The depositors describe the entry as "Influenza B polymerase bound to four heptad repeats of serine 5 phosphorylated Pol II CTD".
This is an experimental structure of RNA with a sequence from Influenza B virus, with 28 nucleotides shown.
It was solved by X-ray diffraction to 3.5 A.
Lukarska et al. published it in Nature in 2017: "Structural basis of an essential interaction between influenza polymerase and Pol II CTD".
Crystals were grown from: FluB polymerase in a buffer containing 500 mM NaCl, 50 mM Hepes pH 7.5, 5% glycerol and 2mM Tris(2-carboxyethyl)phosphine (TCEP) was mixed with 5' and 3' ends of vRNA promoter and CTD peptide. Reservoir solution contained 0.1 M bicine pH 9.0, 10% MPD.
[PDB]
Context: bound to proteins that are not shown
RNA sequence: UAUACCUCUGCUUC
RNA sequence: AGUAGUAACAAGAG
Numbered sequence: 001u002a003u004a005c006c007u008c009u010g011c012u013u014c
Numbered sequence: 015a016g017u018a019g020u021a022a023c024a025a026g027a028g
Stems, first nucleotide, its partner, number of pairs: 006028004016023002
Other pairs, nucleotide, nucleotide, family: 015024tHS018021tWS
């Protein structure tokens, strides 16, 4: 760089 | 802009 008009997240600390 | 008020959010992450 691409996947990513995708995925995960709603107190989870760096 | 605004919420807000001695510092933040207005999305974050892969």